[PDB]
An RNA structure (23S rRNA, nucleotides 2139 to 3024) from Pyrobaculum calidifontis JCM 11548, in which 793 nucleotides are resolved. Ions in the entry include magnesium and zinc. The entry has 37 different proteins, among them Large ribosomal subunit protein eL30, Large ribosomal subunit protein uL14 and Large ribosomal subunit protein uL5. The PDB entry is titled "Cryo-EM structure of the Pyrobaculum calidifontis 50S ribosomal subunit in complex with Dri". The entry is indexed under Ribosome, Translation, Hibernation, RNA. Rfam match: Archaeal large subunit ribosomal RNA. The family has 91 seed sequences and 2,955 matches in Rfam 15.1. Its family is annotated with ribosome and structural constituent of ribosome in the Gene Ontology. Released in 2024, the model rests on cryo-electron microscopy data to a resolution of 1.95 A.
Context: one part of a larger RNA, bound to proteins that are not shown
RNA sequence: ACCUCCAGGUGCACAGUCCUGGGACCCCCGACGGGGCGAGAAGUCCCUAUGGAGCUUCACAGCAGCCUGUCGUUGCGGG
RNA sequence: UCCGCUUACCCGCCGCAAGGCGGGGACAGCGGCAGGCGGGCUGUUCGGCUGGGGCGGCACACCCCUGAAAAGAUAUCGGGGGUGCCCAAAGCUCGGCUCAGGCGGGUCAGAAAUCCGCCGUAGAGUGUAAGGGCAAAAGCCGGGCUGACUGGGCCCUUGAACGCAAGGGGCCCAGGCGGGAAACCGGGGCCUAGAGAACGCUCGUGCCCCCACCAGUGGGGGCCGGGCAUGACAGAAAAGUUACCCUAGGAAUAACCGGCUCGUCGCGGGUGAGAGUCCCCAUCGACCCCGCGGUUUGGUACCCAGACGUCGUCUCUUCCCAUCCUGGCGGUGCAGCAGCCGCCAAGGGUGGGGCUGCCCGCCCAUUAAAGGGGAACGUGAGAUGGGUUCAGACCGUCGCGAGACAGGUCGGUCUCUACCUGUCGGGGGCGCUGGCCGCCUGAGGGGAAGGUGCCCUCAGUACGAGAGGAACGGGGCGCCGCGGCCUCUAGUGUACCGGUUGUCCGGCAGGGCACUGCCGGGCAGCCACGCCGUGGGGGAUAACCGCUGAAAGCAUCUAAGCGGGAAGCCCUCCCCGAGACGAGGCGGCCGUUGCCCUGGGGGCAACCCCGGGGCACGAGGGCUCCCGUAGAAGACGGGGUUGAUGGGGGGGCGGUGUAACCCCCGAGGGUUUCCCGAGGGGAGAGCCGGCCCCUCCCAAUCGCCCGAGCGUGC
Repeated sequence: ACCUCCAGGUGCACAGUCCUGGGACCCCCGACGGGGCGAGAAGUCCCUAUGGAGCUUCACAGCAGCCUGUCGUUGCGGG
Repeated sequence: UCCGCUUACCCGCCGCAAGGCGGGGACAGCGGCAGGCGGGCUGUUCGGCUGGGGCGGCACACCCCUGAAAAGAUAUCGGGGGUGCCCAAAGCUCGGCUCAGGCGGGUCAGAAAUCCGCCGUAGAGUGUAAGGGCAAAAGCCGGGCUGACUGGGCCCUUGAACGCAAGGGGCCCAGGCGGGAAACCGGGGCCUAGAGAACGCUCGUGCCCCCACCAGUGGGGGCCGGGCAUGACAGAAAAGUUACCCUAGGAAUAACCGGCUCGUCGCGGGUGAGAGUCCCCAUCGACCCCGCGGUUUGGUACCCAGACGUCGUCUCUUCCCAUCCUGGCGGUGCAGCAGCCGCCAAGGGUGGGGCUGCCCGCCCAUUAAAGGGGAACGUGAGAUGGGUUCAGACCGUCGCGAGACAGGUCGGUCUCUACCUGUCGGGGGCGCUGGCCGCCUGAGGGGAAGGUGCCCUCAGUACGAGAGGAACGGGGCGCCGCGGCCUCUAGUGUACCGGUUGUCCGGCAGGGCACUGCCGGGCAGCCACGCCGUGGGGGAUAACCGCUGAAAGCAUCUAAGCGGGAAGCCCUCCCCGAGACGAGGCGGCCGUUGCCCUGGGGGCAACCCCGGGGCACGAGGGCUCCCGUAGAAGACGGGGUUGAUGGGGGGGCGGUGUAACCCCCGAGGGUUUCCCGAGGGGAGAGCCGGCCCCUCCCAAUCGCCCGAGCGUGC
C1' cells in the first nucleotide's frame, strides 16, 4: 500500500495476511476508547561525524587597545 | 649633556574672517618601526580502541612463554612478564681452568677468608623479561686487542601462502687490521626486544658538480653518508563547556518495554551435625548438594531511533496459586482456651485510616482475614501530574573559568471530529424446502447470585489442681454483593402555590426583567439515605479415612471389588436462547387460481409451449391516525367508531395557604368621630394538577402499500 473475528504457536525474538485450532447468517444505527507496536513530528534522550553555533580559559594561534623604547616631525642661542 | 628662547606644534578665550590674548613648548601630540600586557575581539583544535559513552588502561610501537588444536597462520579491555636501556667492557681473540653444594684434614679461622685431598650432569654462572642454548664451554681467570672497521652485493624476518616502510639478523667480495703455531674467528653484547618518513637544519666527505655573456672574489645550491623527531611509534602543531543548544545520521549503540540468560532475587527438595528433659525429623536444620519460577537486580545487545508516551496513583476487567480468611483432612512437645506444622482446595472475601510524590514500609482502630503475583513493569487517542527528567532561580560541594552534581529546593503547555476491529445495546432483510398466526421445546451460552459474621441456648457444662473454658445440634439477626420496587421516610421537582427586594408598565390589581431575582412549601415522575427477594439438595470426586482381601498359610484401605469423603466440578436455580443450516414440536388460518396486453415457436384446425408486463382472488403484515406498560433513530405495547385512544366538560383525590368583595379591630394623625393608616380577625378561599372515574362534545378520518400461488432433480 491493501485493508483486519478469537485462541495457542512460529518468525528480524510483540502476526490482519504464516501454522494448528475455535467461531461467525448478512447489512445498518448509537456509544466508547482495548487493539490496529492508532494519528501528529526525518527522536530533543544516547552514540557516531576527522558536522556546527555560542560561551570560557591556565588550549593553539592571531588582531585591536593601552604602556614602553626608537626614527621623523624638531627650530634657534649659550656651557 | 645642561640652561634658556619662541616661531614650529599643542590647549583655551575673543573675532564672520583677518588676527589678537593667555598657558604649555621642541616636550607633548601625531605617523612608522620594535618589546610587553592583552579571550576586549577573530579563526580554530579539543585523537583512537572500548561487551553503549565516560573514568581508567594502552590490549596504540616492540619482545618472550601460554592460549595455538604435533607443518604454516591465528583473535579477545585473554593469562604470566618485559622494553624506550646498560656496558671500553658486559665488545674481539688466544690459552688455561671448572661451577653450586657436600665431605675429610688444616694457626688464629668462626657457618662463611687462604691451604691439601675426595665427591660433585650443572642442582652455578651467563648485564637486563621469558623461553632456548652452553662443561678441556657460550661459565671463571689471565695475555694481547678495538671488527662497536671503510666500500659494496645477496638473502631471511618484520610483512605466512599473497602487495607493503623503517628496524633487526645471516652469507659473502674488496681494502686495511686484531688475536692465534695454525685452522679459524671478529661489521658489538650466546639467541629471540631496546626501534623513526618528507620538508628543514647540522656535520663528514670529494685535486667533486652547478649559480643565467665571460673571468675573478665572497656567498649560495647539489650528489653520497652520520646526526637533530614525530612513543597516537607507516610521522597534524592544538583546552574546555552547553540544561540555551543546532544539523546529518545510527536500532552498526545506551535508557523504558519485549527477546535470550538467571549469577542475584523468590520458592521447593535431598542430607542430618546439632537443638528439642529422654528423643535427628512435634518444631527446627549447621556443613554441603539437586532443582523450579521469571516475581528483584544484573549479564548480553536480537528487534524497535522518518519515535511503542517516560514513576506512582485513580478507574475497570480478567487470569495464576507457591492459600491470609472462608470449605475438607491430618500431625503436634494437641487437657481446655489458644498456638504451631503439613496436605486438598482459587467459588467468594481480603476493607477503613495516619506518614511519605511515592512504590515499599512503619504505625492506628477494626476484622473471619484484612495473601501474593501476571495481563507491553494491564489500562495517559481514559484521567491525574505530586516525584523523576528541558528552558528561570537559590544553597552546599566541585571547577581558574564558563559550567557540573542520579545532593536539597521553589516554578514550570498532558495535542487528535474514531477510519477499521472489538465490546455493549438497538434496528432491516434473506433463509428455515408454499405463505402465515399463536403457543411451546431446549442444543448450547452466561452466572458468585450469593458470600460471610454475631448473639442466645447448649453451659460456666465437657476439660482442668486451679485459673480458665469449648463443641455438635436448636433459635434469632446483621454486614458485603446481586436482582427488583416507590408504600413509608429522605432528596429533587425552572409542573404548581405563596412570601418578598429593586425597577419599569400612572396608582390598586395583574405583570416584564434581575438567566426560577431571591426565599418557603410541594403533586406526579425519578431516586437511596428507604423497602422486598436473594436455598437447600443430589452425583461423581480431591486430600484422605475405612470394609472385605489375596499375591505372601500371617498380615495388609488395594492389587479385583465395596463404604465414606470438600465453599471445588456437574446438575438442580436464575438470565439469553432454533442463523441449533439436523434452522425443531403442536394447533389453526391461507395458497395450491383466473383474466388482460404484447413477443416468439410447432404443426395451423382449433390449439399448445415459452419470454415480458398489467389486473383480480387471498390468510397474514405494514404505513398513514389517537396514544404510552415503551422509547436516541428504529423497535415495542395499547386503541382505532362494533370505540372511552388523546383533548374538552363534570366529578374524585391532591399541592399551596385563605384571593376578590363585604363586615369588624387597628399605633396614631387630619379636611375634628365616617378621611388617611402598615397590619390583625370573620365568611368565602382562590389558583393549579405532565393523576383516577364518568360523559361521544372534538379528533382516532380519508387513504397508500407488502403478500405465497410455478417448475426441476436426488